[PDB]
Context: bound to proteins that are not shown
RNA sequence: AUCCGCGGCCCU
RNA sequence: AGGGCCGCGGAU
Repeated sequence: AUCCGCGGCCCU
Repeated sequence: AGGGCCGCGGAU
RNA backbone atom coordinates (compact mmCIF):
# COMPACT_ATOMS: atom_id res chain seq x y z
O5' A A 1 0.63 3.97 1.10
C5' A A 1 -0.64 3.36 1.03
C4' A A 1 -0.67 2.25 0.00
C3' A A 1 -1.91 1.37 0.00
O3' A A 1 -3.03 1.93 -0.68
C1' A A 1 0.00 0.00 0.00
P U A 2 -4.34 2.41 0.14
O5' U A 2 -4.64 1.20 1.14
C5' U A 2 -5.64 0.23 0.85
C4' U A 2 -5.09 -0.91 0.05
C3' U A 2 -6.04 -2.07 -0.19
O3' U A 2 -6.93 -1.85 -1.28
C1' U A 2 -3.98 -2.91 0.59
P C A 3 -8.27 -2.72 -1.40
O5' C A 3 -7.77 -4.13 -1.93
C5' C A 3 -8.65 -5.23 -2.03
C4' C A 3 -7.93 -6.53 -1.80
C3' C A 3 -8.78 -7.63 -1.19
O3' C A 3 -9.60 -8.24 -2.17
C1' C A 3 -6.72 -7.53 -0.06
P C A 4 -11.20 -8.26 -1.99
O5' C A 4 -11.43 -9.53 -1.08
C5' C A 4 -10.86 -10.78 -1.45
C4' C A 4 -10.58 -11.63 -0.24
C3' C A 4 -11.72 -11.79 0.73
O3' C A 4 -12.71 -12.70 0.27
C1' C A 4 -9.75 -11.33 1.93
P G A 5 -14.28 -12.33 0.36
O5' G A 5 -14.71 -12.93 1.77
C5' G A 5 -14.37 -14.27 2.10
C4' G A 5 -14.18 -14.46 3.57
C3' G A 5 -15.31 -14.01 4.46
O3' G A 5 -16.42 -14.88 4.43
C1' G A 5 -13.27 -13.34 5.41
P C A 6 -17.89 -14.30 4.68
O5' C A 6 -17.95 -14.06 6.25
C5' C A 6 -17.62 -15.10 7.15
C4' C A 6 -17.39 -14.56 8.54
C3' C A 6 -18.54 -13.78 9.13
O3' C A 6 -19.56 -14.63 9.64
C1' C A 6 -16.51 -12.62 9.52
P G A 7 -21.07 -14.10 9.76
O5' G A 7 -20.94 -12.87 10.75
C5' G A 7 -21.18 -13.06 12.12
C4' G A 7 -20.91 -11.82 12.92
C3' G A 7 -21.90 -10.68 12.78
O3' G A 7 -23.15 -10.92 13.42
C1' G A 7 -19.71 -9.82 12.74
P G A 8 -24.47 -10.13 12.91
O5' G A 8 -24.49 -8.86 13.87
C5' G A 8 -24.19 -9.01 15.25
C4' G A 8 -23.66 -7.74 15.86
C3' G A 8 -24.60 -6.56 15.81
O3' G A 8 -25.61 -6.62 16.80
C1' G A 8 -22.47 -5.87 15.10
P C A 9 -27.10 -6.14 16.44
O5' C A 9 -26.93 -4.57 16.23
C5' C A 9 -26.33 -3.76 17.23
C4' C A 9 -26.23 -2.32 16.77
C3' C A 9 -27.45 -1.75 16.07
O3' C A 9 -28.51 -1.43 16.94
C1' C A 9 -25.51 -1.10 14.91
P C A 10 -29.92 -0.98 16.33
O5' C A 10 -29.68 0.54 15.93
C5' C A 10 -30.48 1.16 14.94
C4' C A 10 -29.71 2.24 14.21
C3' C A 10 -30.41 2.80 12.98
O3' C A 10 -31.38 3.77 13.30
C1' C A 10 -28.19 2.25 12.42
P C A 11 -32.93 3.37 13.35
O5' C A 11 -33.49 3.86 11.94
C5' C A 11 -33.38 5.22 11.56
C4' C A 11 -32.94 5.38 10.13
C3' C A 11 -33.90 4.87 9.07
O3' C A 11 -34.96 5.76 8.80
C1' C A 11 -31.71 4.12 8.57
P U A 12 -36.46 5.22 8.55
O5' U A 12 -36.44 4.79 7.02
C5' U A 12 -36.47 5.77 5.99
C4' U A 12 -36.35 5.13 4.62
C3' U A 12 -37.41 4.11 4.27
O3' U A 12 -38.62 4.70 3.81
C1' U A 12 -35.27 3.24 3.75
P A B 1 -30.61 -10.94 1.31
O5' A B 1 -29.95 -9.50 1.11
C5' A B 1 -29.63 -9.00 -0.18
C4' A B 1 -30.66 -8.02 -0.66
C3' A B 1 -30.13 -6.65 -1.05
O3' A B 1 -29.63 -6.62 -2.38
C1' A B 1 -32.03 -6.41 0.35
P G B 2 -28.65 -5.44 -2.89
O5' G B 2 -28.11 -4.77 -1.54
C5' G B 2 -27.23 -3.66 -1.57
C4' G B 2 -27.97 -2.35 -1.62
C3' G B 2 -27.26 -1.17 -0.96
O3' G B 2 -26.29 -0.59 -1.80
C1' G B 2 -29.49 -1.26 -0.21
P G B 3 -24.73 -0.72 -1.42
O5' G B 3 -24.42 0.63 -0.63
C5' G B 3 -24.66 1.89 -1.25
C4' G B 3 -25.19 2.91 -0.27
C3' G B 3 -24.31 3.22 0.93
O3' G B 3 -23.22 4.07 0.64
C1' G B 3 -26.54 2.95 1.65
P G B 4 -21.81 3.85 1.36
O5' G B 4 -22.03 4.41 2.83
C5' G B 4 -22.42 5.76 3.04
C4' G B 4 -22.84 5.97 4.47
C3' G B 4 -21.82 5.58 5.53
O3' G B 4 -20.83 6.58 5.72
C1' G B 4 -23.94 4.72 6.12
P C B 5 -19.33 6.18 6.11
O5' C B 5 -19.46 5.54 7.57
C5' C B 5 -19.91 6.33 8.67
C4' C B 5 -20.25 5.50 9.89
C3' C B 5 -19.16 4.59 10.42
O3' C B 5 -18.17 5.28 11.16
C1' C B 5 -21.19 3.41 10.36
P C B 6 -16.65 4.77 11.17
O5' C B 6 -16.66 3.60 12.25
C5' C B 6 -17.18 3.82 13.55
C4' C B 6 -17.39 2.52 14.28
C3' C B 6 -16.28 1.49 14.16
O3' C B 6 -15.13 1.80 14.92
C1' C B 6 -18.37 0.42 13.91
P G B 7 -13.67 1.36 14.40
O5' G B 7 -13.62 -0.17 14.78
C5' G B 7 -13.90 -0.57 16.11
C4' G B 7 -14.00 -2.07 16.21
C3' G B 7 -13.02 -2.86 15.36
O3' G B 7 -11.64 -2.77 15.71
C1' G B 7 -15.13 -3.83 15.15
P C B 8 -11.00 -3.57 16.94
O5' C B 8 -10.61 -4.97 16.31
C5' C B 8 -10.40 -6.08 17.15
C4' C B 8 -11.02 -7.35 16.61
C3' C B 8 -10.12 -8.18 15.72
O3' C B 8 -9.16 -8.87 16.48
C1' C B 8 -12.29 -8.12 14.81
P G B 9 -7.60 -8.76 16.12
O5' G B 9 -7.41 -10.01 15.15
C5' G B 9 -7.80 -11.31 15.59
C4' G B 9 -8.34 -12.16 14.48
C3' G B 9 -7.38 -12.46 13.34
O3' G B 9 -6.43 -13.45 13.68
C1' G B 9 -9.52 -11.91 12.48
P G B 10 -4.86 -13.22 13.38
O5' G B 10 -4.68 -13.80 11.91
C5' G B 10 -5.00 -15.15 11.63
C4' G B 10 -5.31 -15.35 10.18
C3' G B 10 -4.24 -14.91 9.20
O3' G B 10 -3.18 -15.85 9.08
C1' G B 10 -6.33 -14.11 8.47
P A B 11 -1.64 -15.38 9.11
O5' A B 11 -1.29 -15.09 7.58
C5' A B 11 -1.58 -13.83 7.01
C4' A B 11 -1.97 -13.93 5.56
C3' A B 11 -0.94 -13.37 4.58
O3' A B 11 0.04 -14.32 4.22
C1' A B 11 -3.03 -12.37 4.16
P U B 12 1.60 -13.98 4.39
O5' U B 12 1.86 -12.78 3.37
C5' U B 12 1.72 -12.97 1.96
C4' U B 12 1.95 -11.69 1.19
C3' U B 12 3.24 -10.94 1.47
O3' U B 12 4.36 -11.51 0.81
C1' U B 12 1.44 -9.42 1.43

Background:
The PDB entry is titled "Structural Basis for dsRNA duplex backbone recognition by MDA5". This is an experimental structure of RNA, with 24 nucleotides shown. Protein in the same entry: Interferon-induced helicase C domain-containing protein 1. The structure was determined by X-ray crystallography at 3.56 A resolution and released in 2013. The entry also models zinc ions. The work is reported in "Structural Basis for dsRNA Recognition, Filament Formation, and Antiviral Signal Activation by MDA5" (Wu et al., Cell(Cambridge,Mass.), 2013).